[PDB]
A/A-tRNA from Homo sapiens: 22 nucleotides with solved positions. Released in 2022, the model rests on electron microscopy data to a resolution of 2.21 angstrom. The 2024 paper behind the entry is "Mitoribosome structure with cofactors and modifications reveals mechanism of ligand binding and interactions with L1 stalk". NCBI's taxonomy places the organism under Eukaryota, Vertebrata, Euarchontoglires, Catarrhini, Homo. The reconstruction used 509,691 particles.
C1' cells in the first nucleotide's frame, strides 16, 4: 500500500488483526 | 598500449 475489524452521524487519522 |  491491500482486506478485516474496533471507531464515527459519515469519514479521514490512529489501534488492532490477517494476507 | 606507451613514452
Nucleotide at each position: 500500500g491491500a482486506a478485516u475489524g474496533a471507531u464515527u452521524a459519515a469519514c479521514a487519522c490512529u489501534c488492532a488483526u490477517u494476507a | 598500449c606507451c613514452a
The entry has 82 different proteins, among them MRPS21 isoform 1, Coiled-coil-helix-coiled-coil-helix domain-containing protein 1, Aurora kinase A-interacting protein and Growth arrest and DNA damage-inducible proteins-interacting protein 1. The PDB entry is titled "Human mitochondrial ribosome at 2.2 A resolution (bound to partly built tRNAs and mRNA)". The entry also models magnesium, potassium and zinc ions.